Solved structure of RNA (RNA, nucleic acid scaffold) with a sequence from Homo sapiens, together with DNA, 46 nucleotides shown.

Context: bound to proteins that are not shown
RNA sequence: AAGACCAGGC
DNA sequence: TCAAGTACTTACGCCTGGTCAT
DNA sequence: TGAAAGTACTTGAG
Numbered sequence: 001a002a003g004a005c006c007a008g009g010c
Numbered sequence: 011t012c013a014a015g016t017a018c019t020t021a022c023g024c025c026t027g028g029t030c031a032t
Numbered sequence: 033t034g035a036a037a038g039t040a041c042t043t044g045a046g
Stems, first nucleotide, its partner, number of pairs: 001032001003030008011045010
Other pairs, nucleotide, nucleotide, family: 002031cWW
């Protein structure tokens, strides 16, 4: 402070 | 005029959370 | 490892 990623839900 | 290239784009709805490094 | 489809540009070919 809101980005990246990841996991998940239906 | 043509037509065959090559560059150049463009497809997820809502929701949760966690962690990480700026 | 492994997209596909359209298009606008661009380029030789008439």
The PDB entry is titled "Cryo-EM structure of Human RNA polymerase II Elongation Complex in an Intermediate Translocation State". The 2025 paper behind the entry is "Structural insights into transcriptional regulation by the helicase RECQL5". The entry has 12 different proteins, among them DNA-directed RNA polymerase II subunit RPB1, DNA-directed RNA polymerase II subunit RPB4 and DNA-directed RNA polymerase II subunit RPB7. Taxonomically the source falls in Homo (Eukaryota, Deuterostomia, Haplorrhini, Hominoidea).